[PDB]
Context: one part of a larger RNA, bound to proteins that are not shown
RNA sequence: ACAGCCAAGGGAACGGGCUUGGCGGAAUCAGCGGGGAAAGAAGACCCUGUUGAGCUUGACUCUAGUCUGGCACGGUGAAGAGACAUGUUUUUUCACUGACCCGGUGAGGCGGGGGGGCGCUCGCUUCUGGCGCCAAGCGCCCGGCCGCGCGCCGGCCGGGCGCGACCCGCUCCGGGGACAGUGCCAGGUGGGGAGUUUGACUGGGGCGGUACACCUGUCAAACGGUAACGCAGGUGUCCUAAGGCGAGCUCAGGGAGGACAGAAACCUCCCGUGGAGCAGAAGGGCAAAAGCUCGCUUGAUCUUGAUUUUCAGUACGAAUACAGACCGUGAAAGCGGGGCCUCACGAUCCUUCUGACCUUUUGGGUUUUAAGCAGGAGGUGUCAGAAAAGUUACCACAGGGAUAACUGGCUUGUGGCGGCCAAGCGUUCAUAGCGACGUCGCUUUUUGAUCCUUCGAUGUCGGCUCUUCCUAUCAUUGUGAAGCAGAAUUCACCAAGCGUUGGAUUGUUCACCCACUAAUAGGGAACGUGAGCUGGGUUUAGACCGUCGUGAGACAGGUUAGUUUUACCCUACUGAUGAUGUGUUGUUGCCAUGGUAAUCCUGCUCAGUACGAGAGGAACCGCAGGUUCAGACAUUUGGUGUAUGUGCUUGGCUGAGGAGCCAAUGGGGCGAAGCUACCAUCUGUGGGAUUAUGACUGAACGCCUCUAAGUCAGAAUCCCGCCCAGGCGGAACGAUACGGCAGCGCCGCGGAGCCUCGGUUGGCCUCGGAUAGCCGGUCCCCCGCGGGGUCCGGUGCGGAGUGCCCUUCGUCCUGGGAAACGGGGCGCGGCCGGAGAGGCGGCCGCCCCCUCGCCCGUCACGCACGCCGUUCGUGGGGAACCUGGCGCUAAACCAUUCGUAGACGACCUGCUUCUGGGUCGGGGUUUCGUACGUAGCAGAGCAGCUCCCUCGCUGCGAUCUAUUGAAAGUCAGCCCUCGACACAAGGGUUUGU
Repeated sequence: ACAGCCAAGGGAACGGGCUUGGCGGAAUCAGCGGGGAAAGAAGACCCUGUUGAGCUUGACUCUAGUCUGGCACGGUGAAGAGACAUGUUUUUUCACUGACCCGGUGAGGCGGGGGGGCGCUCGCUUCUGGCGCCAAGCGCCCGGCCGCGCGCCGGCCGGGCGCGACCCGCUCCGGGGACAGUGCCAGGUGGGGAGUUUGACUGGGGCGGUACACCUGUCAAACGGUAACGCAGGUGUCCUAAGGCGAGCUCAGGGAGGACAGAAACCUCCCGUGGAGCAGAAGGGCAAAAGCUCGCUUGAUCUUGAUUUUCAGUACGAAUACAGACCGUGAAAGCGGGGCCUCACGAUCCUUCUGACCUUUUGGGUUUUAAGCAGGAGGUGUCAGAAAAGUUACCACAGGGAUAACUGGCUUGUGGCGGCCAAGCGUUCAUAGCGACGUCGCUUUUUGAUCCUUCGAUGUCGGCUCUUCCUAUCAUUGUGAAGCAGAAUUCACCAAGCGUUGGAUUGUUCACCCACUAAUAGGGAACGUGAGCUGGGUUUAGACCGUCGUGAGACAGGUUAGUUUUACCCUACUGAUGAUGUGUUGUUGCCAUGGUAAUCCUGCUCAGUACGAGAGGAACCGCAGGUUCAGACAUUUGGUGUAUGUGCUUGGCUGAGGAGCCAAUGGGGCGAAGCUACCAUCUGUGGGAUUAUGACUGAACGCCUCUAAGUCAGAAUCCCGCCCAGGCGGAACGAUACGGCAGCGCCGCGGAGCCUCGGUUGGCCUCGGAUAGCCGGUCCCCCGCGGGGUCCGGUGCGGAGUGCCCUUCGUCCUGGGAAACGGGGCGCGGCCGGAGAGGCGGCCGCCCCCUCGCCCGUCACGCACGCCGUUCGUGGGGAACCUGGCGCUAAACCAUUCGUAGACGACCUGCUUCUGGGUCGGGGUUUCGUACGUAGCAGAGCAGCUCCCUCGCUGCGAUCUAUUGAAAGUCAGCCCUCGACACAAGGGUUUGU
C1' cells in the first nucleotide's frame, strides 16, 4: 500500500494476508479504549562523517590594542667627558623658543622707560545684601547770526581735535617644549578577537591495550599460503671486535687424587654426540667448527647490471649468485665486498657534506656567488611518510538498527528448582527427616554473553485499577509417613475450585516491623496494563553542596522547581435496532449451542471424653451463627432532595398592609415520591463418572498378591442438573385481506409459456455373537396366535448366499398347448397400523373393462438405405397467465396514548363498548406547623387630649391569645371517584399458500 475474527507453525527469531486447524450471514446506533508493534517529527539517546556551530585554554597559526628601540618632522646657545687618532663620533647636563602641545578670554591693561606722588609701592577699592556706562574740567580750531569794527574781539546757535585715560615695542596672555606626539620599520606581550585541528583498530563508544612497522614456535588440517583484542615471547639495540683470513685446542657435567684447601681457589688422569658456547627472544645449524686462545689485517673499500622475500609480482629494507678494480690472509687450494641463518629500519620537497681541470650562470670575457649532475646524512614509530588541545545537559546537520540503552529471540555461566550413589547426622539404624565427596537434569519469575528485528521513533521505573492464565500447594477438600500416644508438627500424592488482608518507613521492585487471620504461597501475560490515571525517581533547559579540572565543564555523588497531545476510522468487547428462510401475521413453547458459583471460619453438645504418668488434650453426626462473594429490593433505619412542598430569615425592589419577586439553587430547618447503603432487608441448591488412595476374587509364579481378565468404596476434581442468553434450528395453535377496483385456500382434468437442475429399475426393515451362529418341529414344560426353555433333525467358508432377491426392456392380428381368476379404470366407499422427524402403507364392500405370464404356428408395424446427446424418475422444482366445484373475510406497522420501559430505536399498555379514556372538582393519604382579617382586660413602654383623670380616653408598639392541628402543596410515575365538560370506526403505509 490493499484492508481488517482467532490458536499454533515457520518466517527479518511477536502475522490481517502464508501453512494446518477453529470457523464466517446484509445494513446499522450509543459507548469503550486490548490491538492496528495507531496518528505527529527523515529519534532529542548512542555511534559514524576526514559535516558544523556556542564556549575554554598550557593546542597550531595569526591579529587589534599595548610596552620598548631606531629613522624624519627636530631647531639655538653654554659648559664637560669617554673612545678612535695624533680631526671624527658617542655625546651627558643646563639654558632659549620659533616648530609642536595644553588652558583662559568678548584674545581688555604683556615687557621695558622715565612721567604721578602718599610713602620697593601701586594704577589709588575690606564695618554694612545701596549706586556706579554712553565724561566733567582744561586747551587749540571750524561754520551760521548779531555789536563793536583792525578781526583767531565779544554775545547766541551748532560742531572737530588733544590732555583728561603716559611713551615705545615683535609674537593675545600664561604653562610645557627639541621632549609629549605623529608617520614608518623592528623586538616583546597580547583567547580581547580571527581561522583551524583535536588519528585509527575496537564483540557499541570512552577508558584499558597496539593485535598500527618488524622477528621466533604454535594455531595451520605432513607443498606453499591462511583469521580473531588467539597462545608463549622478543625489536628500534650491540660489536675495531662480537668483522675477514690461518694455526693450535675442546665444551657443559661426573668420578678418582694432591699442604693450607673445605660443596665452590689451583694442579693431574679418566669418562664425556656436544647434555656448553656461538650478544640478545625463539627455532634451525655447527666438534681438529660456526666455540676458546693466538698472528696479520680492515671484503664494514669503489662500480655496472641479474635474481630472491612481501608483492600488484610496485617500491623500501633485507638477502642471493655473478662481473670489473684495489686489497687482506694462508705455503697453497681457497676464503672475505660485515656479524652462522631467520628482524633490528624510511619517499617527494628542503638543508648539509663529498667528486669531476664536469654543465649553465643567458650580448661577450675573467673572477666571487648561485643553479645542476652522482653518491651519503639530517625523518616522518599513525613506521608507502598531514604541521594539530578540550568542552557542550544551549546544541545542529546527513545518516546508521553496519553500532549501544527496552522488550522479544539462541545459550544457561550465574540465579532458582529437582534427581542418581550412599561416607555420615539422626541415643541404637544410610534412606521417619536430612545428607558430604562426586554426578545427571529442568525454568527463563535474577543477573550475564550475542547483536537477529526496530534509530523517516514500538512512549521506560514504580504505584493505582482490572481480567485471565501457570503450579514449583501457604490454607481449605480426599489421602498415604513418621524419631504420629492426644494436640502439634513436618515429608509425599490426585488436585489451581475457592481464598492469600489493614497499616508505620522508603519513589521504590526489594526490604523490616505492628495487627488480624485457615493462609497472609510463588509467578506470567511486549520484565501485562501512561490516546487507563499519577509523575514520587531516573532523564533536557534554572540553581545549591562535595570531589575532580587552569578553564569552559564532569560525577550509577546528594538537594530543589520543572506543560504527560489526538479516537469521529477498522477490529475486539459491552449493550440496542435489525437480517436470510418459515406464504403473512400473532400466541404458547422446545432445544443445539455458549457462560456458570458459591467459599471459608467461630461458639454449644460431643467432652474436660478418647489419648496420656501428668501437663495437656481431640474427631464424626447435630444445633446457633458469622467472613468473602453473587443476585435482588425499599416495609423499616440512614443518605439525597429544586415536587423549588411548607415554615424562618439577610439586602434590595413593587408607596405601605397583604401578596410576591430579584441576589446563576440567596441562606438555613423539616420534608412527599423516586433512586440509594452489609449504613436497612431477603435469597444462594442435586446427581453421574471417577483421580490419589484403601480393598474383593484370582493367576502369572503348586505359595503370596488391588491387576493381568473381572469387581467395590471413593473427593473443593471433570461433566451435567438448578441458573442466564437463545441457531441462516425446529413444533403446535388462531385469523388469514367482501371492496369502492380485488386476491386467495383444497379437488381433478386439460393448453401453451419463462428459469433451474440431479438422474437413466427397485429391495417394504430382527436382535445380534465372534473360543460361534442360522432354520423347523417342537413328542415335553412354562408364560402372554405368539414368546421362552430342554431335546431332536438339517446346513455353516453362509443357496432361507447383497458372491443375494425381486421386474422385464419391442407393439399388435389369430390359433394351439401348459398355467390361471388375476390385473386395471391417479376405480369409488368403510376398518386400521404408523407420533422419534408418521408422512406412508395394510385390511374389507360395489360397477365396468381386459385375457395379461410360459412354449410353439401366423404375418403386419416409415425397412427413413452404418454414424452423437436413444431409452426414464417427471404430470420434476420455482415464477406469470387460460376451465369448473367446495370455503373466505383481515391482520401488522406508522400516527395517538401509558409508564412496570427507555440515549434514539426498542419494550409493557388503552382507545364504538368490562362502555372506555381524558380534564376539572370532591374525598383518603401525607408534608410543613397554626394563614389574611377581626377581637382582646395579654403586651417592655411611649406620646397626645383634658373628664390631670397614668385601667382616665385617644394613638405607636417586637411579640402573645381565640377564631385556627389552622392555611398552603399533594401525582406530574400516590388510592377511590362514577359529580360537571367535551371526546370516543377516526387518519396513513403494507402484505397471498

Primary citation: Jomaa et al., Cell Rep (2021), "Molecular mechanism of cargo recognition and handover by the mammalian signal recognition particle". Shown are 993 nucleotides from a PDB entry: RNA (28S rRNA, nucleotides 3865 to 5069) from Oryctolagus cuniculus. Ions in the entry include magnesium and zinc. The sample was in a buffer at pH 7.5. Rfam match: Eukaryotic large subunit ribosomal RNA. The literature on the family includes a 2001 paper in Science by Yusupov et al., "Crystal structure of the ribosome at 5.5 A resolution". Clan: LSU clan. Gene Ontology terms of the family: structural constituent of ribosome and ribosome. The entry has 49 different proteins, among them uL30, Ribosomal protein L15 and 60S ribosomal protein L34. It comes from the structure "RNC-SRP early complex". The structure was determined by electron microscopy at 2.8 angstrom resolution and released in 2021.